[PDB]
Context: bound to proteins that are not shown
RNA sequence: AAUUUCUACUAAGUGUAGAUGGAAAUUAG
DNA sequence: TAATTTCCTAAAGGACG
DNA sequence: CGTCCTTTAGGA
Numbered sequence: 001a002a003u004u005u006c007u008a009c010u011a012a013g014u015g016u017a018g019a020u021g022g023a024a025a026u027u028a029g
Numbered sequence: 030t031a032a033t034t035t036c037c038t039a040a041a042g043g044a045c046g
Numbered sequence: 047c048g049t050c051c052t053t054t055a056g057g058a
Stems, first nucleotide, its partner, number of pairs: 005019002008016002021037004026032003039054008
Other pairs, nucleotide, nucleotide, family: 001010tWS002010tWH004020cWW007017cWW011015cSS011016cSS
């Protein structure tokens, strides 16, 4: 500690392994 | 936060300039 | 007569 975004990272160097269905409205807790 | 929908379209109608 | 939106239509 990079990311479409989250999570763990570095995993051999502008990244790795997984997943990810968005935009809006309405109701109830 | 969770339950529950709608969409996940090209083509005609037309207003207008 | 393009141009630019608005509307539109309903399998088992």